[PDB]
Context: bound to proteins that are not shown
RNA sequence: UGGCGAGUGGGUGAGUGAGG
DNA sequence: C
DNA sequence: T
DNA sequence: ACTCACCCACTCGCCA
Numbered sequence: 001u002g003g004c005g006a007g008u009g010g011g012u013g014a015g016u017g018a019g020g
Numbered sequence: 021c
Numbered sequence: 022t
Numbered sequence: 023a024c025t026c027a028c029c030c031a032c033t034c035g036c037c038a
Stems, first nucleotide, its partner, number of pairs: 001038016018022001020021001
């Protein structure tokens, strides 16, 4: 430098699985 | 809730 | 929760 | 108890 995959923690909102 |  |  | 995906941006790893 290029490719790939994990995070970190603020924002935007969403979509869920199990229970009272 |  |  | 999760994922779907992005904005802001700086960290780990992997391959040449």
The PDB entry is titled "RNase H complex with ASO (OOO) and RNA". Shown are 38 nucleotides from a PDB entry: RNA with a sequence from Homo sapiens, together with DNA. The source organism's lineage runs through Eukaryota, Metazoa, Teleostomi, Theria and Homo. It was solved together with Ribonuclease H1. Released in 2024, the model rests on X-ray crystallography data to a resolution of 2.68 A.